[PDB]
RNA sequence: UGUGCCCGGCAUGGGUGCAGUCUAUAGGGUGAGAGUCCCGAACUGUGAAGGCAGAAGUAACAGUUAGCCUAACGCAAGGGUGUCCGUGGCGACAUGGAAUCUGAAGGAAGCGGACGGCAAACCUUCGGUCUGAGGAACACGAACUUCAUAUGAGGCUAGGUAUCAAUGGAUGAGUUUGCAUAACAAAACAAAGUCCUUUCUGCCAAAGUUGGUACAGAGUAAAUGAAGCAGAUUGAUGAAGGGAAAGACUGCAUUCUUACCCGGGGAGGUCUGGAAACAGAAGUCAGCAGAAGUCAUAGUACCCUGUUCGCAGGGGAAGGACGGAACAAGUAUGGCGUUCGCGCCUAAGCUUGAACCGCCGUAUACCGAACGGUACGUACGGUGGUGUGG
RNA sequence: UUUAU
Numbered sequence: 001u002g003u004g005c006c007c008g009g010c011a012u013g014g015g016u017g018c019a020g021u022c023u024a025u026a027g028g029g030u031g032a033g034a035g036u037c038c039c040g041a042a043c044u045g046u047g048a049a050g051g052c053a054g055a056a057g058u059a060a061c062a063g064u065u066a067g068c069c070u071a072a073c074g075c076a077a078g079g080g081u082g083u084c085c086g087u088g089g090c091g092a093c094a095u096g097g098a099a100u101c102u103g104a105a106g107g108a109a110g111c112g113g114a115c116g117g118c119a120a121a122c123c124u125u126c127g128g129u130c131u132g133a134g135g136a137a138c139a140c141g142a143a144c145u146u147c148a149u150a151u152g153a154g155g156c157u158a159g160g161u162a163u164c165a166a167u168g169g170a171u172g173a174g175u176u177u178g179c180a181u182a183a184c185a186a187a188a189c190a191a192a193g194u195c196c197u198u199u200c201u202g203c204c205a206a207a208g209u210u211g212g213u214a215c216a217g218a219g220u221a222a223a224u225g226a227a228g229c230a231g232a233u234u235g236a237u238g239a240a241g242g243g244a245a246a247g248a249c250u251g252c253a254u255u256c257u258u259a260c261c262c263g264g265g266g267a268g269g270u271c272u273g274g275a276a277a278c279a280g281a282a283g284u285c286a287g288c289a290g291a292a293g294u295c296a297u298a299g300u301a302c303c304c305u306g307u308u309c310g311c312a313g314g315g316g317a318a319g320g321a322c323g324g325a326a327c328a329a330g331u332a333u334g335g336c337g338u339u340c341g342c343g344c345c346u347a348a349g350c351u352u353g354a355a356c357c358g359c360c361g362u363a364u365a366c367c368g369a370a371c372g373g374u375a376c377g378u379a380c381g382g383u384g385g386u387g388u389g390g
Numbered sequence: 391u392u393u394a395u
Stems, first nucleotide, its partner, number of pairs: 002260001003106001005265005010107001013256011027039003042064005050204007067118003073112003078102004083098006122242006128233005134140001144228005154179001155220003160215001162213001165210003168196004174189004180395004266285001270281004293322003297319001302315003327353005334345003355386010365374003
């Protein structure tokens, strides 16, 4: 540890154009015009200054937009199984059932569900995260610049000194959680910028918790860290100021695209019956050093032009094996320099390359935007390392 | 503490 080939088909995926309808709680206003600007009941949720637990439901905040997604879970076409039964075959097997696993991150373009997420041109300004390969981070390379790190940089976990500071709740991206990496749950923390200052009960208070910079150590490793400069950021990342700015859905038309869907194909090799000829059965299928050529499906299927319609003309599939141009590593019976020890250069010949780790670009499809991944996703390219057996 | 590579 499912699957993964070739040719053909087709959106329910993505664009575009045309038409219709619609848009911020209900409602109101301003205004020529409101989806945009201002007001705004109410309902639902969250919810308040020492700590912890409980109860209120106050202030404040958010949702109640047109609308679009969705977790857990449920269903489920279809797929597997050295197990068992029925039915058919001499047999390889086939077919239906049971049992059980599966139904995934790449097309039943699965179906339901919905904790929950998201939802408006554009300009300015503040955050955060990620990227500018890979490689102890050199060499090599299309693949930033300067440093630091196994002589353990750095990060994190429980302590200890010092030092001044915090301290409710809401809004909220992100960070960390004792280290391979990434996600999730939980907890602590939390940028930038905002809002508000209620009521009870019980236990603990010179109480509790936290942050940050600066020394002396302890425990933790599958190694990265810091700064610069430059991009990305619709998971509709987090704020602030502006803005009479666009957003959404349905229908028709058009267009591009698709690995688990639909139709078709199946070599070589294996297996079965048979003495063979011959007749059958299952069954292909992702990179790692692989060019020409060889065998067969097969010049078939298919694809691009011509209508005189079993109609000529140019291309041209799939898996596996053979083979071995190159390349890569070792090697001098070959050479150059020797301070007599060897140092270096070449590889015809000879030996070896089983397996694996990836990473990057273009295309294309996903989970989880990014990171991390889907056999290095896959296809076509580009590029380093590992290393059995020698 | 579960999951993926």
An RNA structure (Group IIC intron), in which 395 nucleotides are resolved. Sample source: in vitro transcription. Entry title: Structure of Oceanobacillus iheyensis group II intron in the presence of K+, Mg2+ and a hydrolyzed oligonucleotide fragment. Crystals were grown from: 100 mM magnesium acetate, 200 mM potassium chloride, 50 mM HEPES sodium, pH 7.0, 6% PEG8000, VAPOR DIFFUSION, HANGING DROP, temperature 303K. An Rfam search finds the family "Group II catalytic intron D1-D4-3" in it. Rfam links the family to the GO term Group II intron splicing. Rfam describes the family as follows. Group II introns are found in rRNA, tRNA and mRNA of organelles in fungi, plants and protists, and also in mRNA in bacteria. Primary citation: Marcia and Pyle, Cell(Cambridge,Mass.) (2012), "Visualizing Group II Intron Catalysis through the Stages of Splicing". It was solved by X-ray crystallography to 2.7 A.